[PDB]
Context: bound to proteins that are not shown
RNA sequence: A
RNA sequence: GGCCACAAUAACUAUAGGCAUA
DNA sequence: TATGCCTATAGTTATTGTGGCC
Repeated sequence: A
Repeated sequence: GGCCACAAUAACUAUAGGCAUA
């Protein structure tokens, strides 16, 4: 993420 | 955040026929 | 042949929402  | 059902909005519409102008 | 304007038939991909789930  | 993704998946399923339904709905609404948006977008792309494609096909068939027709009118109008060009 | 192009675009705008009509009819009918048939769809597709995205969002949002409701009801649910992992």
An RNA structure, together with DNA, in which 45 nucleotides are resolved. Method: X-ray diffraction, resolution 3.3 angstroms. The entry became public in 2013. It was solved together with REVERSE TRANSCRIPTASE/RIBONUCLEASE H and P51 RT. The PDB entry is titled "Structures of HIV-1 RT and RNA-DNA Complex Reveal a Unique RT Conformation and Substrate Interface". The work is reported in "Complexes of HIV-1 RT, Nnrti and RNA/DNA Hybrid Reveal a Structure Compatible with RNA Degradation" (Lapkouski et al., Nat.Struct.Mol.Biol., 2013).